[PDB]
Context: bound to proteins that are not shown
RNA sequence: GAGUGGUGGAGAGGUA
DNA sequence: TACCACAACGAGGTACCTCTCCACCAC
DNA sequence: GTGGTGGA
DNA sequence: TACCTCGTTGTGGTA
Numbered sequence: 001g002a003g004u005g006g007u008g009g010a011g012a013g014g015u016a
Numbered sequence: 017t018a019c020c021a022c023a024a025c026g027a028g029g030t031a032c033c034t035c036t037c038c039a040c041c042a043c
Numbered sequence: 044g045t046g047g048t049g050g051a
Numbered sequence: 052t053a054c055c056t057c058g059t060t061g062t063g064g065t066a
C1' cells in the first nucleotide's frame, strides 16, 4: 500500500 | 558479351459503427 | 493434467 | 489449393 478488462486477431455487413 | 524473357518481391484510401468466434492431445 | 507437436 | 495488375529488379540464355 485500499474498484476494474476490450484492444490483440479473424470473418461478415453497413455509413461518409 | 549486350538484349532478353522470366521470375520474385512489393505496393495498392482514409475515419467510423454493428455482430459473432476463438488448439488438440490423454494415460 | 501437463508437457509434445507434425500433414491433405 | 489455384481465380490480381502493374512495376521495378535481379538472373540465366543466346547471336
Base pairs, nucleotide, nucleotide: 010036011035012034013033014032015031016030017066018065019064020063021062022061023060024059025058026057027056028055040047041046042045043044
Other pairs, nucleotide, nucleotide, family: 005006cSS008038cWW009037cWW022060cWW